[PDB]
RNA sequence: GAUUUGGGGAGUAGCCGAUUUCCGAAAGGAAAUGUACGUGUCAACAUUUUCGUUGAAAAACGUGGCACGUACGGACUGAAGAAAUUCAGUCAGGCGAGACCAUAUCC
Numbered sequence: 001g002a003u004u005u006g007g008g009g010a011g012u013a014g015c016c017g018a019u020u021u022c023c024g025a026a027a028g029g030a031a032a033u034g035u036a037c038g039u040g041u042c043a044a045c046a047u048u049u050u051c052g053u054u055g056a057a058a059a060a061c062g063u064g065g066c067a068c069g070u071a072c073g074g075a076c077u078g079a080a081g082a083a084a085u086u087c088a089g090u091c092a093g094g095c096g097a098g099a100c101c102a103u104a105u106c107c
Stems, first nucleotide, its partner, number of pairs: 001106003005102003014095003018033006034072010051062004074091007
Other pairs, nucleotide, nucleotide, family: 004103cWW008047cWS008099tHS009098tWH010064tWS011012cHS011096tWS012097tWH013096tHS024026tHS024027tHS033092tSS047100tWS055057tHS055058tHS073092cWW081083tHS
């Protein structure tokens, strides 16, 4: 000068899709897409050490994110019923850095 791997990166920023609702005459745009609990894994928010408390350490506990599971809910589809309602379901996705740092390796 390079390449590989790891970090940077709670899958961090960012990008794409879907549903419902809201805004807009329209074009379009916006918000939401869960809650609780449990287990596991991790530490965005200001790149490692370095999320915190405790502990000699190992770890334990706490907070929070993600995945899985259970329940409740949401959205939606069937069936029953004059209706109120009841029963049984299906959904909540996909992609993913740079700068910069480090190991190894090559001239």